[PDB]
An RNA with a sequence from Homo sapiens, together with DNA: 193 nucleotides with solved positions.
Primary citation: Wang et al., Nature (2025), "Structural insights into human Pol III transcription initiation in action".
The sample was in a buffer at pH 8.
The PDB entry is titled "Human RNA Polymerase III de novo transcribing complex 10 overall (TC10-overall)".
Among the 23 different proteins in the entry, which are not shown, are DNA-directed RNA polymerase III subunit RPC2, DNA-directed RNA polymerase III subunit RPC7 and DNA-directed RNA polymerase III subunit RPC8.
The structure was determined by electron microscopy at 4.8 A resolution and released in 2025.

Context: bound to proteins that are not shown
RNA sequence: UGCUCGCUU
DNA sequence: TAACTTGAAAGTATTTCGATTTCTTGGCTTTATATATCTTGTGGAAAGGACGAAACACCGTGCTCGCTTAAGCAGCACATATACTAAAATTG
DNA sequence: CAATTTTAGTATATGTGCTGCTTAAGCGAGCACGGTGTTTCGTCCTTTCCACAAGATATATAAAGCCAAGAAATCGAAATACTTTCAAGTTA
Numbered sequence: 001u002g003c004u005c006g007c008u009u
Numbered sequence: 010t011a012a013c014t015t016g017a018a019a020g021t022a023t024t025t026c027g028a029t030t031t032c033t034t035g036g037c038t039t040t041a042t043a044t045a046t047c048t049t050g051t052g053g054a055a056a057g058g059a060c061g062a063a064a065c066a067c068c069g070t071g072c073t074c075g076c077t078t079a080a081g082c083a084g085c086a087c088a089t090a091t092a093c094t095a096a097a098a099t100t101g
Numbered sequence: 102c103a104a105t106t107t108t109a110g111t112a113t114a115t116g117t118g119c120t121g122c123t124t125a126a127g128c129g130a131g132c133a134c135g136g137t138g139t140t141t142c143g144t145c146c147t148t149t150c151c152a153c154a155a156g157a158t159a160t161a162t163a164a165a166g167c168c169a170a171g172a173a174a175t176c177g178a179a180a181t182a183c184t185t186t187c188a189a190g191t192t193a
Base pairs, nucleotide, nucleotide: 002132004130005129006128007127008126009125012191016187019184022181024179025178026177027176028175029174030173031172032171033170034169035168036167037166038165041162049154050153051152052151053150054149055148058145059144060143061142062141063140064139066137067136080123081122082121083120086117087116088115090113091112092111093110094109095108096107097106098105099104100103101102
Other pairs, nucleotide, nucleotide, family: 003131cWW011192cWW012192cWW015188tWW019185cWW040163cWW045158cWW046156cWS046157cWW047155cWW047156cWS065138cWS081123cWS084119cWH089114cWW
């Protein structure tokens, strides 16, 4: 940098 | 109605015999020390080679296939189709 | 010449294949970047080559333990030898 994930709003 | 002297089948007895054990012989193993040499193994070595890893690349995928799902509307579109109608040609 | 039929002419109306959207953020973390075949360079080890070393050699030499022929011995037990034991028939 890109994306994914899991989460508080 | 016994008793003692007959005959052959049971097992307790001892004597020798096969064999396995026990008892003897040798002779090597190991201890150091060094004296030493001929054939063979044993670690350093080297010139060439094969292999592996890393830069310059060219095709897809190893062969050239091959799938599924669509995530839900929703406002454009263009395709065809197709309809209707208008205009022109024709028969009376 | 005109009313009817046929064809085109575009217009218009209805699908369906395309393109475009789907809250605001904040915070952490874990991850991995296409590559494959060809050429070139670096290295280390498959063998053949030095030396160097050490197996294999006599030799006491005390010591005991071991590992296999012989020689002696006795245990096992087998083929007879005695006694016991029944059986039946003798003496009576």